RNA sequence: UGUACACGUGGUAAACACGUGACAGCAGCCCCGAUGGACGGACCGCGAGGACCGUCAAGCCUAGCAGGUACCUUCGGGUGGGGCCUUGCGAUACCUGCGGGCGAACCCUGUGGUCGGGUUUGCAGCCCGGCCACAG
RNA sequence: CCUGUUGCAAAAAAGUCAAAUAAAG
RNA sequence: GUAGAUCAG
RNA sequence: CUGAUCCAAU
Numbered sequence: 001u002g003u004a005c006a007c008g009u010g011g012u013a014a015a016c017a018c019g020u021g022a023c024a025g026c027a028g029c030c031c032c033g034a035u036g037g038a039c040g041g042a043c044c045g046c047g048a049g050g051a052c053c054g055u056c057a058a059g060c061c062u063a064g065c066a067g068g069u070a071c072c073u074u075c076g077g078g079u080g081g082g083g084c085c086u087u088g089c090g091a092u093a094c095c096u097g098c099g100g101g102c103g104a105a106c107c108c109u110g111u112g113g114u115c116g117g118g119u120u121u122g123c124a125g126c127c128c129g130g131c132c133a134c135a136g
Numbered sequence: 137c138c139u140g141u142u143g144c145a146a147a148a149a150a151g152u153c154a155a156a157u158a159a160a161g
Numbered sequence: 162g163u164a165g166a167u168c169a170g
Numbered sequence: 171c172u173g174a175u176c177c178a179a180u
Base pairs, nucleotide, nucleotide: 005021006020007019008018009017028084029083030082031081032080037056038055039054041052043050059102060101061100062099064098065097066096068095069093070092071078072077109135110134111133112132113131114130115129116128117127118126119125140157141156142155143152165176166175167174170171
Other pairs, nucleotide, nucleotide, family: 001089cWS002026cWS003025tWH010016cWW033062cSS034061cWS035061cWS036059tSS036060cSS036103cHS037057cWH040053cWW044046cHS044049tWS045047tHS057058cSS058103tWS058104tWS073074tWS073076tWW074076tWS076090tWH077091tWS078091tSS085088tWW087088cSS120122tHS134135cHS137161cWS138160cWW145150tWS164178tWS164179cHS168173cWW169172cWW
C1' cells in the first nucleotide's frame, strides 16, 4: 500500500462520509547441511540420483557470520531448493573479509614487511605462530 | 644405439630407452 | 615395546 | 624400540 473491523461525529435511515485505533489482526504449513571447478569422451533404469576418462588454473561450493554498495519498499524490513496445499497483505542484485570442507601448492635456510600473540611503564628489545616476497 | 658422475626412486633391484651430459663412439 | 588390543613406520 | 588410536583405560 491494500484488504477484512470496534468506537465517536452529524444525519430520519442506509449499500453515506470522516477521524481515532487492542504491540489490533489477516504477510499458510512441512522437509532438506550437501562438496572442489571449467571445458572434450565413453556409463547407468541415457529419467528424479551416482561412477569413470582426458587437459587446465587455482581457485570451487556455502538456507553459516559480519560490514559496506544500489533497487523495490511501507514505516518493520526484505534475496536457497523442494513438496502439501489452502486463502493465508511482502519484499533482489552483485562485490569484500571471516568460518566450514574440497582443492592446489608448501617444505633451502636466513633476510624483510604484515597479522595473531604473549614478556614489559613501554607498540624499544624479546621469544612463539600464519601469509607475502627475496641473496643465492 | 649402450660403457660412467648426478635429479623423479620404500633400502643394493625394479627401469624414467631421446633426462642435465662430455674428443660421450 | 605398552595394564590390553589394534593400525602402521 | 618409539609415536598414536580405542568401546580399553582410577

Overview
Entry title: Structure of R2 with 5'ORF and 3'UTR. Shown are 180 nucleotides from a PDB entry: RNA (5ORF-linker-3UTR) from Bombyx mori. Deng et al. published it in Cell in 2023: "Structural RNA components supervise the sequential DNA cleavage in R2 retrotransposon". The entry also models zinc ions. The structure was determined by cryo-EM at 3.04 angstrom resolution and released in 2023. NCBI's taxonomy places the organism under Eukaryota, Mandibulata, Dicondylia, Bombycinae, Bombyx. The reconstruction used 296,297 particles.